Overview
rRNA 28S, nucleotides 369 to 1128 from Giardia lamblia ATCC 50803: 658 nucleotides with solved positions. The source organism's lineage runs through Eukaryota, Metamonada, Hexamitidae, Giardia and Giardia duodenalis. The PDB entry is titled "Cryo-EM structure of Giardia lamblia ribosome at 2.75 A resolution". It holds a match to the Rfam family "Archaeal large subunit ribosomal RNA". The literature on the family includes a 2001 paper in Science by Yusupov et al., "Crystal structure of the ribosome at 5.5 A resolution". Rfam links the family to the GO terms structural constituent of ribosome and ribosome. The family has 91 seed sequences and 2,955 matches in Rfam 15.1. It was solved by cryo-EM to 2.75 angstrom.

[PDB]
Context: one part of a larger RNA, bound to proteins that are not shown
């Protein structure tokens, strides 16, 4: 410094975070600081599940009024 | 944003194929049990390797149809496919200012040292030939200057003067020597008194666009908030051994008695 | 009904202990 | 060679044998008719 | 189907006697789509290779991994206890000279 | 931390 | 007078920077062993109040950790379609800055002072190039 109590300088607690790892404060790696920007979006196809409309039937193909 | 508007999916399944071809029960489910079709095999018969009636294992259907269309979601798969990163591979194309080699056209090598050939004078000798003392100027010949090189100091310098350079020392200096403009060779080519060396600061394959956001089982990252659940590091099989597929763990959405 | 439980009932095991009969293996005393 | 005695042993010796585990069973029975193959 | 038979077995249907027949807790099945993991690792007891190892390889149950809080001077795992926000209160496992919240009394030894 | 092994150090016991 | 023991202690008992029964320190204790009464204190357990989830004779009652994964209910942002009681706020001061309260577990939201000089929204439906502390991240300072 940062929580807590007390009007406030005491008294108590508090190792650098993000990763990989059985296992990080590490004598593992990557960050002086500070702003902006920065990474599961879409089409197509399969497979279930919910919802609407109609049901032994369904359907705005293309296109034409 | 209103009319009208085929396929096609569904409605029968099973058999390689000729083909043949489903009713009998049941709120729902789950079994039995029966009919279709495929492979088999008693028995009658008519239009006959046809028909009809049974029994016998298994695999798929059936047994009073439940699909079709559109909307969302959640997970897979093919696309730069969450975002960023190979070392390669291929197409076309532009460079010999540097630097190798070669051809043309053209300039350069201070001053000393050593003394081959071949030439003349005295002498000796029977003779072949020999001694001397001059001249004469060879040579990938020696010292040493520019010039052209790069030995040690493992000097300086090493955030440089400088992406290779300064100092002293040092090879070599008439020649397979040295510079200078033109010209000639092109990339899996070329050029090499050979070091795989140069080939424009880039060479065990130059550079310049594109194919290219070229794959990566690998490593870096991947952006508010509370609630409710919660695991694995284990079996088999894999050109498997840093990775998968099925099983198990788990969370969601159900349903039934 | 259901159960990583207990109590009753019935069937498996062949370890620990012990042993030297079996399959090995070992000191040595008697009497023939 | 034969008998009795005898000191020690075994994961791949056992004639014996626990502790500890495992399957499986704890509600519907009786007696008597009748149907089918 | 099965015996020599008036025999069995195997499905079923009817009538007359009955009937809840250890203990403890406690509501139970079934199926659809799908995801992370497929490098573990320590403690307890059993064990196997090695002279051994903080080594290597294996068995039931816990456990950290994924577990805050207090102790064990200090430590993922050891000894208690497993966790919304607060107030009293009551006290597990270590301990009660002073750093530093807690004591005396009594009996052996040094 | 600690072994075989040693101690007429101090307290306590068994056995003759 | 032996010869065999038990406790607690002595000898066997040797490393390299100055150093560790935590320290300082004690030694008929403040050290081993054993009895017996106390005392400190982990929201562990008990009462009592408040939240949130799951249930419930609708009077209450039981419960709350969590990597990797999973699901609900939400908080901001940029733009469409409405709405917004005589027709939504705005030079009588709009976006933004820069200090202070205030609401909410929060993610966030409202409000006041001062700067600033023209534009902004709450509340139903729709739509996505929707949220940063990190990548020897980019591009400025």
């Nucleotide at each position: 410094g940062c929580c807590g109590g007390c009007c406030c300088g005491c008294c108590g607690g508090c190792c650098c975070c993000g990763u990989c790892u059985c296992g990080a404060a590490a004598c593992a790696c990557g960050g002086a600081c500070c702003g902006a920007g920065g990474a599961g979006c879409c089409a197509c196809g399969c497979g279930c599940c919910g919802c609407g409309g109609c049901g032994a039937g369904c359907c705005c193909g293309a296109g034409g009024g | 944003c209103c009319c009208c508007g085929c396929g096609g999916c569904g409605g029968a399944g099973c058999g390689a194929g000729c083909g043949c071809g489903a009713g009998a029960c049941g709120c729902c489910c789950c079994g039995g049990g029966c009919c279709c079709g495929c492979c088999g095999c008693g028995c009658c018969c008519c239009u006959g390797c046809g028909g009809g009636c049974g029994u016998g294992c298994g695999c798929g259907g059936g047994c009073c149809g439940a699909g079709c269309c559109g909307c969302g979601g959640c997970g897979c798969g093919u696309g730069g496919g969450c975002c960023c990163g190979a070392a390669a591979g291929g197409c076309g194309g532009u460079g010999a200012u540097c630097u190798a080699u070669g051809c043309c056209c053209g300039g350069c090598g201070a001053g000393g040292g050593c003394g081959a050939g071949g030439c003349c004078g005295g002498g000796c000798g029977a003779a072949a030939g020999c001694c001397u003392g001059g001249u004469g100027g060879a040579g990938g010949c020696c010292c040493g200057c520019c010039g052209c090189g790069g030995u040690g100091c493992u000097g300086a310098c090493g955030c440089g003067c400088a992406g290779a350079u300064c100092g002293c020392u040092c090879g070599u200096c008439g020649g397979a020597g040295c510079c200078g403009g033109g010209c000639a060779u092109g990339g899996g080519g070329g050029c090499g008194a050979a070091a795989g060396a140069c080939u424009c600061a880039u060479c065990g394959a130059a550079c310049c666009g594109c194919c290219u956001g070229g794959u990566a089982g690998c490593u870096g990252g991947u952006u508010g908030c509370c609630u409710c659940c919660g695991a694995a590091a284990u079996g088999u099989c894999u050109c498997c051994c840093a990775g998968g597929a099925c099983a198990g763990c788990c969370g969601c959405c159900g349903c039934c008695c | 009904g259901c159960a990583g439980u207990u109590g009753c009932g019935g069937c498996c095991c062949g370890u620990a202990g012990a042993g030297c009969g079996c399959u090995g293996g070992c000191c040595g005393g008697c009497g023939g | 060679c034969c008998g009795c005695c005898c000191c020690c042993c075994a994961a791949a010796c056992u004639c014996c044998g626990a502790a500890g585990g495992g399957c499986c069973g704890c509600g519907c029975c009786g007696c008597c008719c009748c149907g089918c193959c | 189907c099965u015996g020599g038979c008036c025999u069995g077995g195997g499905c079923g249907g009817g009538g007359c006697g009955g009937g809840c027949g250890a203990a403890u807790g406690c509501g139970g099945g079934c199926g659809g789509c799908g995801c992370g993991u497929g490098g573990g690792c320590c403690c307890c007891u059993c064990c196997u290779g090695g002279u051994a190892a903080g080594c290597a390889g294996g068995a039931c149950g816990g456990g950290c991994g994924a577990g805050g809080c207090g102790g064990g001077a200090c430590g993922a795992u050891c000894c208690g206890g497993a966790c919304g926000c607060c107030g009293g209160g009551c006290c597990a496992g270590g301990g009660u000279g002073c750093g530093c919240c807690g004591c005396c009394g009594g009996g052996g030894c040094c | 931390g600690g072994a075989a092994c040693g101690g007429c150090g101090u307290c306590g016991g068994c056995c003759g | 007078c032996g010869g065999c023991c038990g406790g607690c202690c002595c000898g066997g008992a040797a490393a390299a920077u100055g150093g560790a029964g935590c320290g300082c320190g004690c030694c008929g204790g403040a050290g081993c062993c054993c009895c017996g009464g106390a005392c400190c204190c982990g929201c562990g357990c008990c009462c009592g109040g408040c939240c949130g989830c799951c249930g419930c004779g609708c009077g209450c009652g039981g419960c709350g950790g969590g990597u990797a994964g999973g699901a609900g209910g939400c908080c901001g942002c940029a733009g469409a379609g409405g709405c917004c009681c005589c027709g939504g706020g705005g030079g009588c001061g709009a976006a933004g800055g820069c200090g202070g309260c205030g609401c909410g577990c929060a993610g966030g939201c409202c409000c006041c002072g001062c700067c600033g000089g023209a534009c902004c929204g709450g509340c139903c439906u729709c739509u996505g190039g929707u949220g940063c502390a990190g990548a020897u991240c980019u591009c400025g300072g």